[PDB]
Molecule: RNA pseudoknot
RNA sequence: GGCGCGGCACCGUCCGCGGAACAAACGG
Numbered sequence: 001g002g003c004g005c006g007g008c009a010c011c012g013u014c015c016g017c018g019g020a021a022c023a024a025a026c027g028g
Base pairs, nucleotide, nucleotide: 003018004017005016006015007014010028011027012026
């Protein structure tokens, strides 16, 4: 130890990523 996208109703010091898939829990 900055930005962005998608997936987790919503959040994450979450998951997957950078035309940014397919998925999948975990703590809240």